[PDB]
Context: bound to proteins that are not shown
RNA sequence: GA
RNA sequence: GGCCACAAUAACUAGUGGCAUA
DNA sequence: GTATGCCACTAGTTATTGTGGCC
Numbered sequence: 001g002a
Numbered sequence: 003g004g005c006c007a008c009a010a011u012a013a014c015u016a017g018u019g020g021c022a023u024a
Numbered sequence: 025g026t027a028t029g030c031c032a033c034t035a036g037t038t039a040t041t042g043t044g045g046c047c
């Protein structure tokens, strides 16, 4: 790390 | 999921102008 | 009474979607  | 150009859409529009509200 | 709306002209802006790419 939508 | 971001990034670039382009396009379309939506939103926020702002100024000037005559109208027109109040 | 300084504010509003209606639309010509003038100038934009941030978001979405799409095309063509890039990580």
Base pairs, nucleotide, nucleotide: 003047004046005045006044007043008042009041010040011039012038013037014036015035016034017033018032019031020030021029022028023027
Other pairs, nucleotide, nucleotide, family: 024026cWW
Solved structure of RNA with a sequence from Homo sapiens, together with DNA, 47 nucleotides shown. Keywords: HIV-RT, DNA-RNA complex, VIRAL PROTEIN, viral protein-dna-rna complex, viral protein-dna-rna-inhibitor complex. The organism belongs to Homo, within Eukaryota. Ions in the entry include calcium. The 2018 paper behind the entry is "Structure of HIV-1 reverse transcriptase cleaving RNA in an RNA/DNA hybrid". It was solved by X-ray crystallography to 2.44 A. The PDB entry is titled "Structure of HIV-1 RT complexed with RNA/DNA hybrid in an RNA hydrolysis-off mode".